[PDB]
C1' cells in the first nucleotide's frame, strides 16, 4: 500500500495545515485502538563490505505515517 473487526462520529463545500520506501499527487493520505497481509530495493538509511571488472543482481528497516479554521 491492501483488507477485516472493535469502538467513537450530524451532513455538504470552502480554506489552511500535516504526513511520506508505496503517482510527492494538478486531489495521495491524514478520528482512537487491534489483528491479518501485499510490492519494490527505484531512492534514502543502517549493516556487512578494500572488492581486479568489462554480465543488471548482498541483506535489513519505515506507511509503527499526518488536525486546525470558515461557510452554508
Nucleotide at each position: 500500500g491492501g483488507c477485516c473487526g472493535g469502538c467513537a462520529u450530524g451532513g455538504u463545500c470552502c480554506c489552511a495545515g500535516c504526513c511520506u520506501c508505496c503517482u510527492c499527487g494538478c486531489u495521495g493520505g491524514c478520528g482512537c485502538c487491534g489483528g491479518c497481509u501485499g510490492g519494490g530495493c527505484a531512492a534514502c538509511a543502517c549493516c556487512a563490505u578494500u572488492g581486479c571488472a568489462c554480465u543488471c543482481c548482498g541483506g535489513u528497516g519505515g506507511c509503527g505515517a499526518a488536525u486546525g479554521g470558515g461557510a452554508c
Shown are 72 nucleotides from a PDB entry: RNA (HDV RIBOZYME SELF-CLEAVED). Crystals were grown from: PEG MME 2000, LITHIUM SULPHATE, SPERMINE, TRIS, COBALT HEXAMMINE, MAGNESIUM CHLORIDE, pH 7.0, VAPOR DIFFUSION, SITTING DROP, temperature 298K. Method: X-ray crystallography, resolution 2.3 angstroms. The entry became public in 2014. Kapral et al. published it in Nucleic Acids Res. in 2014: "New tools provide a second look at HDV ribozyme structure, dynamics and cleavage". The depositors describe the entry as "A Second Look at the HDV Ribozyme Structure and Dynamics".